The PDB entry is titled "Structure of the vacant Candida albicans 80S ribosome". 25S ribosomal RNA, nucleotides 420 to 1438 from Candida albicans SC5314: 998 nucleotides with solved positions.

Context: one part of a larger RNA, bound to proteins that are not shown
């Protein structure tokens, strides 16, 4: 390989997401209007 | 230096993905171990004792091959140089089934909660534990293991979707596609429920007064319901009582389980009171009216401490277009004779031939009356044929054409009833008509135009979001009813009175009631086979009688006692299975009150007051609870299956009965299939199953077993997808009967002599062209004879007995698989490959496969449920605990999603970009959708509480556009 389109399932490629969180401790230097 | 981004290595702990441990639920396992029970206190075995007997061991006798080299056959006969068989005694174990609140051991899935509380255990403890749900602990990652979406591949599985239908993927109907629109509306008067305001009243809104002017406020007289009914009406017109009395009967009061008092709503009963209808009929009276008083198996939509009245909502009904669209008709006015029919007026048009009618000429015949023949003429609703008008036949082209009637070619007339402009009249139930129902502008068995007109359809068609909970009918009755309506049933919703009262598509136990199943016919009624005895005296034939109706013989009859066989519309009898009541407190006993009813009555009859009998208050089993109420949908073609059953030869026929399905339903299995078999459905996990089934297609045994079958058309699983009678020395296994070692059947080999060639047919009969027949001597045996054999005497077998090995043989019939019987049209169906001690048949076992179905668990929802205010605490329309449940057309309710305006409110978004639109940028709901990033764009627009409708499309041979 005499249709395609559909679900279910999980591979590949694409896409998006999301916790070193507003993460906490001490640390040094770059920037602030100024004290 | 103060808020604080920045940075690396450190540390605390943290997300996310995995290993391991250890628990807790669940559940599959194991060549698992142990321990106690039961049984015939296991049957067996071993060991002992007795007793047999062969498929007889040794022995011993014969034998065939062996230098007797498991040497070996037959015969004895009973343990010996093998051993069994039976029955027993004393023990001792195992299988089997069951117990262990015994122990050990592999693996899988799950982890809901969220301080504490409980129950329980160790108790070394007011501590701890495995006891009201998973923690520890490592490591890896975080540019990333991980998750989700698109596309696609791959396994498996999926027919078009709307419809109408018993039934649709249908060789039914609509739909090429998209966009836009597109259908239960509004009003009058109304039923039921609900919300709301007053409440024996209620409604301001005709209107009148005010007004920031169609608004808001404000105002009353009438009227409208309502508060009184009834009766046809004249007319009358609702307390004996605590507005009654009994049974109940939420709450409340007194208790103290119970008990007692009161007892609204309500339920069942009895009464009273108003009208009506009938019957009495009092003092009186315009003497013919009144109607006192007292009745009545009578009757009303009536009282019997009012319930209405307006607004509004949904829901249902009735009249208008009436949920959209859809006749075929009919009416009303109107416009058509440019097409076409007819009639009239005025005008035009019609090649060339053929034939040769009247009239006339000249000729020849005739007495006459007439007649022939040759010219000439130029008649015809005449003839061949052109224009022309017309339309026969190819049934020719063409037939989405050059034409909405045409092109060829043939044809039909072609001087008149011809043809054919132009004016002109005839006009729709009307004209015209050489007449076909033909024409009458491409309309005609009644034109065209407009409007009654959205005419009306019991008929088709089509009718727009989501999820939730329930969830039917094709059945009664009655209808110019049969395609439809109305009624009842069967759904829904709202609920309302209560809380275990007293109910049940069931058993039990008491107790009816049935005439179907079977039976029955020497039992009624009907049917029906056969004999027998008997009477015939009230049947004939015949034979008797000379004649006596007085016998015989016979067939028919009828009585008797008997036999064979039947019945829906027969029956004595008579089921099984449905089916009626009853199993108490509203029962039961006790005594004595009431009546006008009943008794002869002090008798009953029917209500009753006092008393007694307390949960075993009188069977079982269940009971997501009993009872009430109202109101509205859809339905009113139905169909299969099992058994009952009618009509038919009989049907995938028609009609019934009961149930159960299918219609309305998916899912496992019958390959398929509405209906069979499993079991019936909220999204999942993890165990196990039903029906089916395990050589591959295809999960899961070429598993374990007795068997049977070989098909030169095998067989292969109910429903159901086909085959019979009949047959077979295919091949099984059975039944009966028979021959068999006193050698059974088969086959190789002897006889069967005789009396007697006994009779008869006559070619001869010793059986044998043929025929009826038939008795006696030795044998282990056979006849006046079975077949084959001679015309005959033979001669052979015979019928049987013989000899050879020796052991089994025959008949008939029974039912298993097979085979015949067995023939249809495209190749082709155990579903296909395929398969042959099966992968076919019958049977039995293990063990495996696996549904949406059982079982634990986890989320949704629904109905119930538990509990919450001095901690109610800024949600009590709400939190919260437990348990059970989940299928749907038609259709009924709920709770949402989305659109177009309107009041409110976000001092809501927006030219720094409203709406729109296009997009795997994604989130978020189960979903109707809602929100959001990126790109367009350019003047708006939204969120919420309410309002309101011209509100949501895939259809409608649906519109209109576009493609």
């Nucleotide at each position: 390989g005499g249709a395609a389109g559909g679900g279910c399932u999980u591979g590949a490629g694409a896409u998006c997401a999301g916790a070193c969180u507003u993460g906490g401790u001490a640390u040094u230097u770059u920037g602030c209007a100024u004290g | 230096c103060u808020g604080c981004g920045g940075u690396u290595u450190a540390c605390c702990g943290g997300g996310c993905c995995a290993g391991c441990a250890u628990c807790g639920g669940u559940u599959u396992g194991g060549a698992g171990c142990g321990g106690c029970a039961g049984g015939a206190u296991a049957a067996u075995g071993g060991c002992g004792g007795a007793g047999g007997a062969a498929u007889g061991u040794g022995g011993c006798a014969c034998g065939g091959c062996u230098u007797c080299u498991g040497c070996u056959g037959u015969g004895u006969g009973u343990u010996a140089u093998a051993g069994c068989c039976u029955c027993u005694g004393a023990c001792g174990a195992u299988a089997c089934u069951g117990c262990c609140a015994g122990c050990c051991u592999a693996g899988a899935c799950c982890g809901a909660g969220g301080a504490c509380u409980g129950c329980g255990g160790u108790u070394u403890u007011u501590a701890c534990c495995u006891a009201g749900g998973a923690u520890g602990u490592u490591g890896g990652c975080a540019u990333a293991a991980u998750g989700a979406u698109c596309u696609u591949a791959a396994g498996u599985c999926g027919c078009c979707c709307g419809u109408c239908u018993u039934g649709a993927a249908a060789c039914a109907c609509g739909g090429a596609c998209c966009a836009a629109g597109g259908a239960g509306u509004c009003u009058a008067a109304c039923g039921u429920c609900u919300a709301u305001g007053c409440g024996a009243g209620u409604g301001u809104u005709u209107g009148g007064g005010u007004g920031u002017a169609a608004a808001a406020c404000c105002c009353g007289u009438a009227c409208g319901c309502g508060u009184a009914a009834u009766g046809a009406a004249a007319g009358u017109g609702a307390a004996c009582g605590a507005a009654g009395g009994u049974g109940g009967g939420g709450g409340c009061c007194c208790a103290u389980u119970a008990g007692g008092g009161u007892g609204c709503a309500c339920c069942a009963u009895c009464g009273a009171c108003c009208g009506a209808u009938c019957c009495u009929g009092a003092u009186g009276u315009g003497u013919u009216c009144g109607g006192a008083u007292g009745g009545a198996u009578u009757u009303g939509a009536g009282u019997a401490a009012g319930a209405g009245c307006a607004u509004a909502g949904c829901u249902g009904u009735u009249g208008g277009g009436a949920c959209c669209c859809g006749a075929a008709a009919g009416a009303u006015g109107g416009u058509g004779a440019a097409c076409u029919a007819u009639g009239c007026c005025u005008g035009a048009a019609u090649a060339g031939g053929g034939u040769g009618a009247a009239g006339c000429c000249a000729g020849a015949g005739g007495a006459a009356a007439c007649u022939c023949u040759g010219g000439u003429g130029g008649a015809g609703g005449c003839u061949c044929g052109u224009a022309g008008c017309g339309g026969u036949u190819c049934u020719g082209a063409c037939g989405u054409g050059c034409a909405a009637a045409u092109c060829g070619a043939u044809c039909g007339u072609c001087g008149a009833a011809u043809u054919u402009g132009g004016g002109u009249a005839u006009a729709g139930g009307g004209g015209c008509g050489a007449a076909a129902g033909a024409c009458u502008a491409a309309u005609c068995g009644a034109a065209c135009c407009a409007u009654c007109u959205a005419g009306u359809a019991g008929c088709u068609g089509g009718u727009u979001c989501c999820u939730g909970c329930c969830g039917a009918a094709g059945u009664u009755u009655c209808c110019c009813u049969c395609a439809g309506g109305a009624u009842a049933g069967c759904a829904g919703a709202a609920g309302c009175u209560c809380g275990u009262a007293u109910c049940a598509g069931u058993u039990u136990u008491a107790u009816g009631a049935g005439g179907u199943a079977a039976a029955g016919c020497g039992a009624a009624u009907g049917a029906u086979u056969a004999g027998a005895a008997g009477u015939c005296u009230u049947g004939g034939g015949g034979u008797u009688g000379a004649a006596a109706u007085g016998a015989c013989c016979u067939u028919a009859a009828c009585u008797u006692a008997u036999u064979c066989u039947c019945a829906a519309a027969c029956u004595u009898u008579a089921a099984a299975u449905a089916u009626g009541u009853a199993a108490g407190a509203a029962g039961u006993c006790c005594u004595u009150g009431u009546u006008g009813c009943u008794u002869a009555a002090u008798u009953g009859a029917a209500c009753g007051u006092g008393g007694a009998c307390a949960a075993u208050u009188g069977a079982a089993u269940g009971a997501a609870g009993a009872g009430c109420u109202u109101u509205u949908a859809g339905u009113g073609g139905g169909c299969c299956a099992u058994u009952u059953u009618u009509g038919g030869u009989a049907a995938g026929c028609a009609g019934a009965a009961c149930u159960g399905g299918c219609g309305a339903u998916g899912c496992g299995g019958g390959a398929u299939g509405a209906a069979c078999c499993g079991a019936a459905c909220g999204u999942g996990a993890a165990g196990u199953u039903a029906a089916a089934g395990u050589g591959c297609c295809g999960g899961a045994a070429u598993g374990c077993a007795c068997g049977c079958u070989c098909a030169u058309c095998a067989g292969a699983c109910a429903c159901c997808a086909c085959a019979a009678a009949a047959g077979g020395u295919g091949u099984u296994a059975g039944u009966u009967c028979a021959u068999c070692u006193a050698g059974a059947c088969a086959g190789c080999c002897g006889g069967a002599c005789g009396g007697u060639g006994g009779c008869c047919a006559u070619g001869g009969a010793a059986g044998u062209c043929g025929g009826a027949a038939u008795c006696c001597g030795c044998u282990a045996a056979g006849g006046a004879g079975u077949g084959u054999g001679u015309a005959a005497c033979a001669a052979c077998u015979c019928a049987c007995c013989g000899g050879c090995c020796g052991a089994a043989u025959g008949a008939a019939c029974u039912a298993g698989c097979c085979c015949u019987g067995a023939a249809a049209a495209u190749g082709g169906a155990u579903g296909g490959c395929g398969c042959u001690c099966a992968a076919g048949c019958g049977u039995g076992c293990u063990a495996c496969u696996u549904a949406u179905a059982c079982u634990u668990c986890a989320c949704c929802g629904u109905g119930a449920u538990u509990g919450c205010u001095g901690u109610u605490u800024u949600g009590a329309c709400g939190c919260u605990u437990u348990c059970a449940c989940g299928a749907g057309u038609a259709g009924g309710c709920a709770g949402g999603c989305g659109u177009g305006g309107a009041g409110g409110u976000c001092a809501g978004u927006g030219a720094c970009g409203a709406a729109g639109c296009c997009u795997u940028u994604g989130c978020u709901g189960u979903a109707a959708a809602g929100c959001u990033g990126g790109g367009u764009c350019g003047a708006a627009c939204g969120g919420c509480c309410u309002c309101u409708a011209g509100u949501g499309c895939a259809g409608a041979u649906c519109u209109u556009g576009g493609u």
It holds a match to the Rfam family "Eukaryotic large subunit ribosomal RNA". Gene Ontology terms of the family: structural constituent of ribosome and ribosome. A reference for the family is Yusupov et al. (2001), "Crystal structure of the ribosome at 5.5 A resolution", Science. The reconstruction used 243,386 particles. It was solved by electron microscopy to 2.32 angstroms. The work is reported in "E-site drug specificity of the human pathogen Candida albicans ribosome" (Zgadzay et al., Sci Adv, 2022).